[PDB]
Context: one part of a larger RNA, bound to proteins that are not shown
RNA sequence: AUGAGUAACGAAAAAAAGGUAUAAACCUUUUCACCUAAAACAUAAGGUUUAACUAUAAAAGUACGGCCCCUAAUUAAAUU
RNA sequence: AGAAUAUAAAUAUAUUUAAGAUGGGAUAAUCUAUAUUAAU
RNA sequence: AUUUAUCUUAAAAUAUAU
RNA sequence: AAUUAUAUUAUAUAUUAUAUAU
RNA sequence: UUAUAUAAUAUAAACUAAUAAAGAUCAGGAAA
RNA sequence: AUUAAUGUAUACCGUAAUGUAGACCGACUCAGGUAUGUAAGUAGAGAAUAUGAAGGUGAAUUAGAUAAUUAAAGGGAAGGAACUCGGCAAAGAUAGCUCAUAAGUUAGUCAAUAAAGAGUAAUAAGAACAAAGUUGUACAACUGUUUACUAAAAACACCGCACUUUGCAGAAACGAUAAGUUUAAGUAUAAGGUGUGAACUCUGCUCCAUGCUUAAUAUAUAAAUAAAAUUAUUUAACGAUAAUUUAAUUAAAUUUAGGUAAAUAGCAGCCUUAUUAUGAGGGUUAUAAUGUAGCGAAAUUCCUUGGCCUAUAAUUGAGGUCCCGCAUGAAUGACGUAAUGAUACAACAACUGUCUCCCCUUUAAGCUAAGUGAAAUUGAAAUCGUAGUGAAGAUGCUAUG
Numbered sequence: 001a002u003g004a005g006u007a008a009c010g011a012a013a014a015a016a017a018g019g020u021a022u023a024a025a026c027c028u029u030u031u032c033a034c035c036u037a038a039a040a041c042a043u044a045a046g047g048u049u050u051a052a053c054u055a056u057a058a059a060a061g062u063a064c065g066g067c068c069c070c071u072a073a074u075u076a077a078a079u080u
Numbered sequence: 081a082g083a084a085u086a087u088a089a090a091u092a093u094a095u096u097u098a099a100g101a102u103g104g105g106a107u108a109a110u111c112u113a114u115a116u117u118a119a120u
Numbered sequence: 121a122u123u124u125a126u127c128u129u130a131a132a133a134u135a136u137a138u
Numbered sequence: 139a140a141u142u143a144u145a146u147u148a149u150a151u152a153u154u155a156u157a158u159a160u
Numbered sequence: 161u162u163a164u165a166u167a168a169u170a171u172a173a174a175c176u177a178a179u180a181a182a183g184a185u186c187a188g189g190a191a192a
Numbered sequence: 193a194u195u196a197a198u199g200u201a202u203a204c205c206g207u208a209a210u211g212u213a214g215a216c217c218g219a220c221u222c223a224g225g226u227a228u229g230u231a232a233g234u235a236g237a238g239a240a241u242a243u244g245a246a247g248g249u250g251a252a253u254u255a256g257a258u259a260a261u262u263a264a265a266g267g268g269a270a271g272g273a274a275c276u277c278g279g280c281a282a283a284g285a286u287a288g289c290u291c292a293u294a295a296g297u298u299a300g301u302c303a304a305u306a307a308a309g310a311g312u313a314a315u316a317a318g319a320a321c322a323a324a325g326u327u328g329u330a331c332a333a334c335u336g337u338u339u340a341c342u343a344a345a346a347a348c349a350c351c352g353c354a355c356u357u358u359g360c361a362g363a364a365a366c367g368a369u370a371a372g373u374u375u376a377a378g379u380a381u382a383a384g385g386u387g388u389g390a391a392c393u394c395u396g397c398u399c400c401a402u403g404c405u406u407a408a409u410a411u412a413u414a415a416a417u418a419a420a421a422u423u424a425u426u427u428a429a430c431g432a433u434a435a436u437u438u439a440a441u442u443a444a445a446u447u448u449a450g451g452u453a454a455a456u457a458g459c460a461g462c463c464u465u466a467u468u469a470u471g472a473g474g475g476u477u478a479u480a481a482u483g484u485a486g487c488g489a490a491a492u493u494c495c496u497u498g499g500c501c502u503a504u505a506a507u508u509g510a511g512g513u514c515c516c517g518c519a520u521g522a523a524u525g526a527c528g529u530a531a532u533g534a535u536a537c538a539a540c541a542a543c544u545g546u547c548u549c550c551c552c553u554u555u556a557a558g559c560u561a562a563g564u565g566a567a568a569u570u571g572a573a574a575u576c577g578u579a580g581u582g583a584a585g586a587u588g589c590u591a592u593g
Base pairs, nucleotide, nucleotide: 001570008564009563014031015030016029017028018027019026032250033249034248035247040230041229042228043227046210049057060112061111065205066204068105069104070103072102074099075098076097078096080094084093085092086091113202115198116197117196123183124182126180132146133144134143135142149177150176151170152169153168154167156165157164158163185188216225217224233243234242253562254561255560256559261557262556263555264554265553266552267551268550270548271547274546279543288321289311290310291309296302298390325540326539327538328537329536330535331533332532336348337347352388353387354386355385356384357383358382364374365373366372393526394525396459397458398457401456402455403452404451405450406449407448408447417439419437421436424433425432426431460477461476462475463474464473486520487517498514499513500512501511502510573587576593577592578591579590580589
Other pairs, nucleotide, nucleotide, family: 002569cWW003568tHS004567tHH005006cHS005565tWS006566tWH007565tHS010220tWW010223tHS012251tHS013032tWS013250cSS020022cWS020023cWH024253tWS034039tWS035039cSS036244tWS036245tHS036246tWS038231tWS038246tWH044211tHS045211tHS045213tWW047050cWW047209cWW047215cSS050208cWH051052tSS051056cWS059064tHS059207tWH061108tSS062108tHS062109cWH070191cSS071101tWH071190cSS073100tHS079095cWW081082cHS081083cHS086370cSS087368cWS089368tHH092371tWS101103tHS103189tHS118195cWH119193tWS122184cWW125181cWW132144tWH134135cWH136140tWS136141cWH137140tSS148178cWW158159cHS158161tHS164165cWH166167cHS171172cHS185187cHS186188cSS209215tWS210215cSS213226tWH218222tWS232244tHS236238tHS236240tHS241320cSS244245cHS260558tHS269549tWW272544tHS272546tHS273279tHS273280cWH273281cWW273544tWH276278tHS283543cSS287288tHS287312tWH292308tWS293306tHS293307tHS294304tHH295303tHS296530cSS297300tWS298529cWH301303tHS328510tSS333530tWS333531tWS334350tHS338339cWS338345tWH339343tHS339344tWH351389tHS353454tWS358362cSS359379tSS360378tWW360380tHH362376tHH363375tWS363383tWS367370tHS369370cHS388523cSS391528cWW392527cWW394522tWS395523cWH398480cSS399452tHS399455tWH411445tHS412444tHH413443tWH416442cWS420421cHS423434cWH427429tHS458481tWS465471tWS466470tWH479481tHS483484cHS483521tWS484522tWH485521tHS486526tSS488515tWS489496cWH489498tHS490492tHS493495tHS504506tHS509538cSS522525cSS545549cWS572588cWW581586tWH
């Protein structure tokens, strides 16, 4: 190259108006829905920081964890 | 005491020591105090 | 100081019945 | 005379009164 | 009015952390 | 591991967001895998089920159309398993609380969440969820485990039952092999190995063989030596080098005799009598002994759809029974029950779209328009039917259409 502009685009509710005489796919408002002993909230482990970012994740401790003291399982070119 | 024991080398046993959480670790909102020198 | 449970029975005042 | 029907047959705190060392 | 001795008032159902007492056997960590 | 006296200027690191996930493990922004706590209220026994207050979200595919057909779902007249290898699939619930609940039985509301039934508003019906009937047989006591990804079972395990080894300086396993370790900080009611696999009723006969085990003053030899009855070679010679018999000597094995089968294993044939099929008694060869109790066309039976009964309009399937058991049988355990079983076969109710016999409806695809955009495959193709032919079944040869 052919199969071929074919099969597929992976459980799903969405609609207007405006940003914008730029938009099905982004943002906002309203309507409608779905999860709700979750698709919410707060965390562990992990990870190409992916986050509301470079002007960036703020601890003497009383709900702060680690670090540190102590050891279990177990380990040790250490020891006699 | 040369000598812990055994073993073709590597190394493997037993004992010590060091390490190692998934564990334990004081006080405290009327707010609190962990460390050094005097007993083991 | 693993795991598991928190009495038939007690006392007053009430609902209580005499 | 029941007897049972229960806070309660055990705990968690805030108010009223009987008192203070200033 | 710092710690007390306290006599009264006030809980419906779940759950929590601290007591007291007690049941089986499958008899229930170490260390500073 | 406590009181005292001094003392404290308080180091370092984590902290975002994701975290039933587009932010990790799965080659993907993968319907898979992934640890905790809270998880409004109403309602409930409940963390079930319905709703959803706050919160979060509505997705790298959209808009039409909705043919055949496919998937998931709802309804269905008359009939009700007539489908099929098989009621596979689907349908079927007349309280969920309080009562009541049988036969068997191993006495355990085991069976049992018994079945059928009652009480509570319900009388034409008018949420989700829990709750899906009896019975015979085969196998297995039971709960449990198994072939990660085609087998969940009758296979493994089991509690129980037997045999056996080890006296602890022990049996067992490991250790290029040892020290040593587990066994066990245990001690014959302990630990290891083996078979069977709860319990009721029971477990018959045999050491021929392979082993284990105990004794036989029975019996080969292998290695190991303090001596020489003696040949060969060499040497003038002594001497130096290479043998066979003997010793007070000298194992385990080996074969003799037992014991051992809940060790591995084995459990036969042949012929007439009761003027009959048939054979209580009996006669004979072989053996270690000759299959006992029990069970039987068995998950064991070829013939075989064995004969008979129940069952059906009709049954090679199920159950009961008989025994020419081709080729059952006792811890490779035998036989009969209670419970248990997503085990396999069968019967009865109820229920049904399984069927007579298929029809209608819903959503996602299929189809059309826009965007993005694979795969196996491929000697080259200008890729028809038939009959012949042919490495024997021709789009390709021949003849025809």
Solved structure of RNA (21S mitochondrial rRNA, nucleotides 1295 to 1940) from Saccharomyces cerevisiae W303, 593 nucleotides shown. It was solved by electron microscopy to 3 angstroms. An Rfam search finds the family "Bacterial large subunit ribosomal RNA" in it. It comes from the structure "Translational activator Aep3 in complex with mRNA and the yeast mitochondrial ribosome". The reconstruction used 22,558 particles. Among the 74 different proteins in the entry, which are not shown, are Large ribosomal subunit protein bL35m, Small ribosomal subunit protein uS3m and Large ribosomal subunit protein mL60.